[PDB]
C1' cells in the first nucleotide's frame, strides 16, 4: 500500500 | 482552489 478517523470556506 | 488533496493513530 492497508485499516480506523479528521480538515477542507 | 499551489488541494482527485492534506493530516492524526494503528
Nucleotide at each position: 500500500a492497508g485499516c480506523a478517523c479528521g480538515g477542507c470556506u | 482552489u499551489a488541494a482527485a488533496c492534506c493530516g492524526u493513530g494503528c

An RNA: 19 nucleotides with solved positions.
The structure was determined by X-ray crystallography at 3.2 A resolution and released in 2003.
It comes from the structure "Chemical trapping and crystal structure of a catalytic tRNA guanine transglycosylase covalent intermediate".
Protein in the same entry: Queuine tRNA-ribosyltransferase.
The 2003 paper behind the entry is "Chemical trapping and crystal structure of a catalytic tRNA guanine transglycosylase covalent intermediate".
The entry is indexed under TIM barrel, Protein-RNA complex, Covalent intermediat, Transferase-RNA COMPLEX.